[PDB]
Context: bound to proteins that are not shown
């Protein structure tokens, strides 16, 4: 380089203490 | 003529 | 372009 007019994926691309318990 | 202290995965508050 | 608003998406990956 090539399979990819193909295959995966839709909060994970830092989400925190204490309360009300 | 009392109490019996608790404890989310949601919201809110700081 | 737009949303949107102190920084982002407007598709990320094998």
């Nucleotide at each position: 380089u090539a399979u990819a007019c193909c295959u995966c994926u839709g909060c994970u691309u830092c989400u925190g203490c204490u309360a009300u318990u | 003529g009392a109490a019996u202290g608790c404890u989310a995965u949601a919201a809110u508050a700081g | 372009a737009g949303u949107a608003g102190u920084a982002a998406c407007a598709a990320g990956a094998g």
This is an experimental structure of RNA, with 49 nucleotides shown. The work is reported in "Structural snapshots of actively transcribing influenza polymerase" (Kouba et al., Nat.Struct.Mol.Biol., 2019). It was solved together with Polymerase acidic protein, RNA-directed RNA polymerase catalytic subunit and Polymerase basic protein 2. Bound small molecules: CYTIDINE-5'-TRIPHOSPHATE (CTP). The entry is indexed under RNA dependent RNA polymerase, VIRAL PROTEIN. Crystals were grown by vapor diffusion, hanging drop at pH 4.4.